[PDB]
Context: bound to proteins that are not shown
RNA sequence: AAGACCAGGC
DNA sequence: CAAGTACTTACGCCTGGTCTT
Repeated sequence: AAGACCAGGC
C1' cells in the first nucleotide's frame, strides 16, 4: 500500500 | 383480514495510533 479496530476534533 | 415472524435502515467532516495480510 490496504482492510480491520481504538482514541479523538468541530 | 388478523395473525405471525420480519429487518433494511440507522450524522457529516476531520486527526492521531496499533495490529493485521